[PDB]
C1' cells in the first nucleotide's frame, strides 16, 4: 500500500449493475494476467483468474492478522530457440579498417576529433524466514 | 513572425529533402483549410492551396523596407435550410408536469432545493484605412 475483522467518527433514502471477499465445481484443451541469475520475442512449463453459490452502503482514523512493495539480514536456488548488450575491473592492438558519437531541422556523404572494437576476470535475479517502514 | 537589403559578428565542407520567396500552369469534379452576424452537421456560391519550373546555407543583433499576424479602433458587409443550445433584459405561466443541476463509479427510482420550458431583443466576423507591439 491492499484485503479481511473490529472500534470509533462521518454522510438525503432505496434498488441493482459493477467492483470485492469468501466458499464449492471444472481446469484434456482453450483464454486473460502473471513468473522465471542483464534485457527482448517466441517455445515449453509453473502459478492465479474463467464457472457456480453466498455475503459486503461508501469514505477517514486506530487496532489486529494475512497478503503486495520497500531497507536490512539469514537461508536456499539457473528449462530451450533467436535477437541484443550494460557496468567495474584488468591486459593487448588501434598503417588501417567497423561502429558510435560531436553539432544549426532533418537524413546521406566527406574531412578532423573522441570513446568502442580481441582476450581475461567480476557484477545483476527471485524464493523463505526474521526486524522495520509504506 | 515572414523576405530583403544592411551593417558586424558566430561557424567542419558539399548533395538532397524539408522549409520559405516568387514565376507560370491547371481548378468539370476530387481533397485541405477557410468565410455569411451564438455553435456541431448538409447542400448551393465564393477565396487561398494541390501540379510544374526557378531562387534562398543556419543563427543572433541592429537598422530600414515590404507583407503578415497581434490588442485597439473608424467605416462597410445578412445565403437557404435541420437540429442543439449558451449568456443577458422583458413579458407571459409557474400548487402541478418535464428537463438540466447540486451528484454523489454507473444506470434506475424517491424525497427536497436551485435554474429552465413560450416570445421579442443583444452576442462576431471580415474587408480597408489609422495607432502601437511581435
Nucleotide at each position: 500500500g491492499g484485503a479481511u475483522a473490529u472500534u470509533c467518527g462521518a454522510c438525503g433514502g432505496a434498488g441493482g449493475c459493477a467492483c470485492c471477499c469468501a466458499g464449492g465445481a471444472a481446469c484434456u484443451a482453450c483464454c486473460g494476467u502473471u513468473g522465471a541469475a542483464g534485457c527482448u520475442c517466441g517455445c515449453a512449463c509453473g502459478a492465479c483468474g474463467g464457472c457456480c453459490u453466498g455475503g459486503g452502503g461508501u469514505c477517514g482514523a486506530g487496532u489486529a492478522u494475512c497478503c503486495c512493495g520497500g531497507u536490512a539480514u539469514u537461508u536456499g536456488u539457473c528449462g530451450c530457440g533467436a535477437g541484443c548488450a550494460c557496468u567495474g575491473a584488468g591486459g593487448a592492438a588501434c598503417u588501417a579498417c567497423u561502429g558510435c558519437u560531436g553539432a544549426a531541422g532533418c537524413c546521406u556523404c566527406c574531412a578532423c576529433g573522441g570513446c568502442a572494437g580481441c582476450c581475461u576476470c567480476a557484477g545483476g535475479a527471485c524464493a523463505a524466514g526474521u526486524a522495520c517502514c509504506g